This is an experimental structure of RNA, together with DNA, with 114 nucleotides shown. It was solved together with CRISPR-associated endonuclease Cas12a. The structure was determined by electron microscopy at 3.3 A resolution and released in 2024. The 2024 paper behind the entry is "Cas12a domain flexibility guides R-loop formation and forces RuvC resetting".

[PDB]
Context: bound to proteins that are not shown
DNA sequence: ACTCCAGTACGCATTCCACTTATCACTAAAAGATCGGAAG
DNA sequence: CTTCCGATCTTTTAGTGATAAGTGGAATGCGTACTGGAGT
């Protein structure tokens, strides 16, 4: 502990994967603790 | 008669946060508003 | 001085073929209390 953006990371001023974005509407439902 | 005990019976409780399902658009050019500027 | 008209920066517009031909759907477990029969 570094990324369009997430997750894990570090031989490497990065590395392995995965990545359909803006809108707008609807359904409500997950998840914890007992 | 009194106590044990082991099988039976009924009905969840509070807090907290956002999660998934469906639509659509992934377009250049027609078509109008508009304006700066020329003609009367 | 008053009215038009080509350039310009917006808006809205124009529309093919299809496909499931089903939806088997779920079923709380936990867990504190009850109570009717047995043994002393």
């Nucleotide at each position: 502990a570094a990324u369009u953006u997430c997750u894990a990371c570090u031989c490497u001023u990065g590395u392995a994967g995965a990545u359909g974005u803006g809108a707008u509407a609807a359904g409500u439902g997950g998840a914890a603790u007992g």